[PDB]
C1' cells in the first nucleotide's frame, strides 16, 4: 500500500424506520 | 429498551 469485511459483532460508537 | 438498513464513523481481517 491494496482488496475483502454491516451472518451488525473482532468490537466501539452513531443515525435512520418501527415498536415498548 | 428493542429493531430495522447496500445506513454511517471508528475499525477489523486477508494480501504484499
Ligand atoms: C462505506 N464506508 O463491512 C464493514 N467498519 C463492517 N467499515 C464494519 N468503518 C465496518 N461494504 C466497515 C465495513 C467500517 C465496510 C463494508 C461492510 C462495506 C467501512 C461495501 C464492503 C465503511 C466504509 C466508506
Nucleotide at each position: 500500500c491494496g482488496a475483502g469485511g454491516a451472518a451488525c459483532u473482532a468490537c466501539u460508537g452513531u443515525c435512520u424506520u418501527c415498536c415498548c | 429498551g428493542g429493531u430495522c438498513g447496500u445506513g454511517c464513523a471508528g475499525c477489523c481481517u486477508c494480501g504484499g
Solved structure of RNA with a sequence from Hepatitis C virus, 36 nucleotides shown. The structure was determined by X-ray diffraction at 2.21 A resolution and released in 2012. The depositors describe the entry as "Structure of a Riboswitch-like RNA-ligand complex from the Hepatitis C Virus Internal Ribosome Entry Site".